[PDB]
RNA sequence: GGAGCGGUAGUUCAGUCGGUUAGAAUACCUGCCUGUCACGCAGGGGGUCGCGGGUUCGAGUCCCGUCCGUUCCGCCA
Numbered sequence: 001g002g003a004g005c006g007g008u009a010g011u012u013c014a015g016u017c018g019g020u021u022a023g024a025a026u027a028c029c030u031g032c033c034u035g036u037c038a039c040g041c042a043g044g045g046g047g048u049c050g051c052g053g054g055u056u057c058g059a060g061u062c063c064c065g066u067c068c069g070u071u072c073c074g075c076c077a
Stems, first nucleotide, its partner, number of pairs: 001073007010026004019057001028044005050066005
Other pairs, nucleotide, nucleotide, family: 008014tWH008022tWS009010cHS009011cHS009024tHH010046cHS015049tWW018056tWS018058cWS023047tWH027045cWW033039tHS034037tHS055059tWH056058tHS
C1' cells in the first nucleotide's frame, strides 16, 4: 500500500432483515445475610453507540466519506 472485519459503560464484548426497555460479563458503590470479614443474593451509578454527511415517519442497526484498531496478502529483511 490493497482487501476483509471491528469501533457501543472503566475493561471485554452482544445488540435479531430499521420500531420490539441502550444490554451482559467483569470492575465500582449501597443494601440484605453473619457476632466479624469473605463468599452469596438484590438494587444502584457509569453511554458523544469513533467523527462528518446521506436515506427514512423512525438509524447503534442501512448507504457514502473519513480517522483509529485488527486479520490476511503485498512491501521490506

Released in 2020, the model rests on X-ray crystallography data to a resolution of 1.95 A. The RNA (tRNAasp) with a sequence from Escherichia coli has 77 modelled nucleotides. An Rfam search finds the family "tRNA" in it. Rfam describes the family as follows. Transfer RNA (tRNA) molecules are approximately 80 nucleotides in length. Their secondary structure includes four short double-helical elements and three loops (D, anti-codon, and T loops). Further hydrogen bonds mediate the characteristic L-shaped molecular structure. tRNAs have two regions of fundamental functional importance: the anti-codon, which is responsible for specific mRNA codon recognition, and the 3' end, to which the tRNAs corresponding amino acid is attached (by aminoacyl-tRNA synthetases). tRNAs cope with the degeneracy of the genetic code in two manners: having more than one tRNA (with a specific anti-codon) for a particular amino acid; and 'wobble' base-pairing, i.e. permitting non-standard base-pairing at the 3rd anti-codon position. The PDB entry is titled "Structure of unmodified E. coli tRNA(Asp)". Primary citation: Chan et al., Rna (2020), "Crystal structures of an unmodified bacterial tRNA reveal intrinsic structural flexibility and plasticity as general properties of unbound tRNAs".